[PDB]
Context: one part of a larger RNA, bound to proteins that are not shown
RNA sequence: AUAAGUAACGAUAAUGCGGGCGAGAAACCCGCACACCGAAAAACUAAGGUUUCCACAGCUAUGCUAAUCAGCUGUGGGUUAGUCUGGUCCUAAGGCGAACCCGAAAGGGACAGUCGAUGGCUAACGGGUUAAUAUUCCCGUACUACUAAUUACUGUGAUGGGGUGACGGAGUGAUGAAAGCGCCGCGAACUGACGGAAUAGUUCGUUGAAGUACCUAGCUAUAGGUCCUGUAGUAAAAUGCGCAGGAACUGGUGAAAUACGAUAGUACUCGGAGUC
RNA sequence: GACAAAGAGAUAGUGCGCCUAAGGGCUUCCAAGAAAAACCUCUAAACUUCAGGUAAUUAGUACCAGUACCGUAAACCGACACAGGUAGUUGAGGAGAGAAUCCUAAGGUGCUCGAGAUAUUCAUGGCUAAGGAAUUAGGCAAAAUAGACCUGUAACUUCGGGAGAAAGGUCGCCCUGAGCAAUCAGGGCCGCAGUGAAGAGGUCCAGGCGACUGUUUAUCAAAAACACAGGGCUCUGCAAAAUCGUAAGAUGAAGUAUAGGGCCUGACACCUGCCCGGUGCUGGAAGGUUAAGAGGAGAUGUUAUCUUCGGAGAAGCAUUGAAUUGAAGCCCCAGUAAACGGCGGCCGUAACUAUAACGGUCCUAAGGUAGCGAAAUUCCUUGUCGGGUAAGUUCCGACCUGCACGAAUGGUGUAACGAUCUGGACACUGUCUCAGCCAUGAGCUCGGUGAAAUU
Repeated sequence: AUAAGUAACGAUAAUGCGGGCGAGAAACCCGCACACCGAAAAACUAAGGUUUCCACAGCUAUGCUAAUCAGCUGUGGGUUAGUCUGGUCCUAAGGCGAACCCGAAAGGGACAGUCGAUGGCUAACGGGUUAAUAUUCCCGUACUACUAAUUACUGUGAUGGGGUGACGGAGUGAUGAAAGCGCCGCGAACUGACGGAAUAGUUCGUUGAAGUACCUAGCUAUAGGUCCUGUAGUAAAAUGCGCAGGAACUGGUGAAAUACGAUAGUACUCGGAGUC
Repeated sequence: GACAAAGAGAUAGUGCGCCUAAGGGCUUCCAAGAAAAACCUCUAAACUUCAGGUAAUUAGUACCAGUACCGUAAACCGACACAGGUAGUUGAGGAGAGAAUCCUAAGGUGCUCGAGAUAUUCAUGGCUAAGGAAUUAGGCAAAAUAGACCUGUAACUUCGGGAGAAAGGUCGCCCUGAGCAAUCAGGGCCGCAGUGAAGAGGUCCAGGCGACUGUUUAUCAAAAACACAGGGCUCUGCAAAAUCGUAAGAUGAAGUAUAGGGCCUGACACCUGCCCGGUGCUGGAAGGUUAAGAGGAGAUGUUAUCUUCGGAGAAGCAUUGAAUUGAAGCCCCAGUAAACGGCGGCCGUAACUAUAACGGUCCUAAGGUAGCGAAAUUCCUUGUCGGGUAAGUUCCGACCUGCACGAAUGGUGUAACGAUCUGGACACUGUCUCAGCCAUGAGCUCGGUGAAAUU
C1' cells in the first nucleotide's frame, strides 16, 4: 500500500436559546431555562503522584472531532507552626550485634546493647483576608515547657527498688452534648402569569468554640488515702513496696448545664472608599 | 458603567419543647485479653551554711522536616484523559425500623464527536386476545408472593425445631365517641384499583449425597470434593518423640502423659463378623549363614652355602595366605487386621410342578455375618410386579438371578441444614401454538477524525 474513507470516536444523566471576545463557536465565558447524583457523582484526608496548583500570552504537537478552551506549550508567581504530622522521647514483630559458640572460604547463631510504628507520651480554639497559604498570617481569647533575676525557704538525690501507665468479646440502664424537627416573638426585603388574600402573606436571618470559675447526675463503702507497731522478702540500703495487726474519717472518679469568653460570624437590604 | 471593601439595620429571645452516648462506668462470659517510656515515692556515691528542691512576680527563649494540588480519580495502581481497584472521618429533609427505597437540601455535574431520518437487524425495556409448559436436555429466562397488624399452622423430631409451614382478614378521606400519645368503635363519601409509584419470601411432596457454619482449582469445574466437632490405633519419661541445619542453634515449649507427634474415619442411633497364609510392626534368640578388624598352619620369589651335573637351601627382605575369634541383619519361633490385604465350587434329595431344610465330596488362611440391594455399583436391561401420566429407556415401593455391595479405604437410617443432584403437584406467565405493536442506543444518510486482522 490493500482491506477503506470501512470498524470506531470509550456507560441511553440531556440539552435549548440570547449576549461577549474572536477571522473563524453545537463544545469557551456570562445569563435565563431543562436534566442527573445527593451513605453520592458532596467536604476533609492517608497511601501514592511530585508542581498537575494561580495569572497572562498560543493553537504548532497533545485532547479519539473543531476550538478563541485546557490537567498541553512559553513566561511570571504560589506551600509561613511552641500547640497539627514525624525527629529531638519509648517500645512490639523483626533487623544488626562487641564478647561467646559453630562452619572449606564467603559465612551462620546469638547475650548485653542498639534500631524499628502500624502502638504509648505530649500545651489551641472560633472567625477574616489573597488568583493561588492558612489550628501556620491577622483579629479575639487561652495553655505548656525551659532559663535568668527577687522574696519566703529547705536534703537534693539514679543507670537501683516499688505503684501507675496497662488494655478482651457481648449487653446496657439513668442522665444528657453536637446535628435534626415544631411553635411563638424580633430584624430586613417584596406585594409577584390568571381567580383570592395588608389588624394578612412569601423569602432570608435571629450564630458560636477551646479555656477559666463551680465540682452536678452517674459509678465507687469489698472504695479513697492518712496515723501507729513489728519485719526471714525487695541482689546493698530505704522513711519506699510487700506481709501480720490496731485507731479515726469520707474521701476518689466523673458527662452535661450555668457565668466570663461573647458589643465576633452566615444569608438579605442600605451605603459606597476605591480598581478597571 | 462592571465590580467593590470601611460602616448601619443587628447586643436582631440571656426563647421554649421533642430529640440527643458522644464516652466513661456497670453486668455477664470464656477463648482469659502487649511492652517500654512518661508521672509519683524511696535510697545508694556526691556535697553541706554551696549546689540542687518548693511557692509568688518580672523578663527572655521555644529547634529540624511536611504544609500548593488530585486523592470513590482526567493528577494513584491498570501502556490510555481506560465502565476495574483504592484505608479512614463528616455524611441532611419528607414517608420509613433503617446509611434500604422515591423525590429533594448545601454542593457538584450534563460524562471532549454531532445533525437528519424513524428500513432489515442486534442490545436494554413495555404491553399482548384464547390456551397455560403443549417449548426445551432441563419451568433456563420472565411472570407470580413480597410491608405493618391480627386469626391460624401438619407429618416427623436429637424436643431446640420444622415455621414467615400451609391457608386467610384490614389498610384511602371526613365526622362523632371511648381513649395513655398511639389506637379502637360507629356512621358517611370517592375510585376499576386505598402497603394506589419504588423496596421487601413463591409454596408443597418424595428420593440420592454430605450431619451442620465454613474452605477450594486468581482467569471455563463451588461440588457428592477439603475441613470440621466426635471415634480409634500407635510413638514419646524430658537433654521427650518429631521437624529445619554441615554444625552451633531453633520450633515442639518458658509445655511435660487430662501433654505433645504419625495415620485412618467423620455429628447422632444401632452396630462394626471370620482369616496371621502374603506384605508391614513388636518381642525372643537356643540353632545355620554372615562384614570390617585381629590371627598367621603352610606355600612362593631372591641367595650365603653345599652339591661332578641335576638340585637342595639357614637368616634377612617381599607377595600370597588357610584354621580360630567376630555384631546387627536374614533363615527361625510366637503375637498383631479400627495395620496393608483377603473372605470358594460340584452332585443328589420332601405329596403335582418347582426349590432344597438335609447329605456326600474337592481345595483353602477363611470361605464373607449383620445390614442393604437392578444401587453415583446391573453388561443381558427399557430385568419382573404395583403407583404416578391418555401415553413414562427418567421416578417411587417390592422381588433377589449381587457379571463385579458389605461393615472405621466404615454398613444401615436420620430431625435441621444445602446458590447440590433427581422425579412430581398448585399458582403464574410470550417458553410455546404464533407471533404482533411501541420507545431509546447501535445500525442507515450527511459533516469532522480515522484503524486492524488478511493479502
This is an experimental structure of RNA from Flavobacterium johnsoniae, with 731 nucleotides shown.
The sample was in a buffer at pH 7.4.
The organism belongs to Flavobacterium, within Bacteria.
The depositors describe the entry as "70S ribosome Flavobacterium johnsoniae".
The structure was determined by electron microscopy at 2.8 angstrom resolution and released in 2020.
An Rfam search finds the family "Bacterial large subunit ribosomal RNA" in it. Its Rfam clan is "LSU clan".